[PDB]
RNA sequence: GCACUGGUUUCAUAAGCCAGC
Numbered sequence: 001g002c003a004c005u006g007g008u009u010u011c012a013u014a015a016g017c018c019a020g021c
Base pairs, nucleotide, nucleotide: 004020005019006018007017008016
Other pairs, nucleotide, nucleotide, family: 003021cWW010012tHS
C1' cells in the first nucleotide's frame, strides 16, 4: 500500500474524507 478500528456526515445508512494501528 491495503486491511482493521474510531471520528466525520445524515432522519439513518452507504460512499467519500480524516486519524490511529
A-site tRNA anticodon loop from Polytomella magna: 21 nucleotides with solved positions. Keywords: mitoribosome, ribosome, mitochondria, polytomella, fragmentation, rrna, evolution, translation. The PDB entry is titled "Structure of the mitochondrial ribosome from Polytomella magna with tRNAs bound to the A and P sites". The reconstruction used 76,000 particles. Among the 104 different proteins in the entry, which are not shown, are mS29, mS33 and uS3m. The structure was determined by cryo-electron microscopy at 3.2 angstroms resolution and released in 2023. Tobiasson et al. published it in Nat Commun in 2022: "Structure of a mitochondrial ribosome with fragmented rRNA in complex with membrane-targeting elements".